An RNA: 20 nucleotides with solved positions.
Released in 2000, the model rests on solution-state NMR data.
The entry is indexed under GUANINE-GUANINE, GG MISMATCH, CONFORMATIONAL EXCHANGE, BASE FLIPPING, syn GLYCOSIDIC TORSION, RNA.

[PDB]
This record gives sequence, structure tokens and C1' cells, in this order.
RNA sequence: GCAGGCGUGC
RNA sequence: GCAGGCGUGC
Repeated sequence: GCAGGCGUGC
Repeated sequence: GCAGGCGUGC
């Protein structure tokens, strides 16, 4: 930098 | 649905 995942706020 | 956050792969 990019992408997959997780989780939280509203 | 929308938006912060976390973590991993490359």
C1' cells in the first nucleotide's frame, strides 16, 4: 500500500 | 445499512 478476517460504535 | 477500531495474510 492492498486484501481476507474479527470486533465495536451509530 | 453506515462508519470508526483491532488483528492477520500478501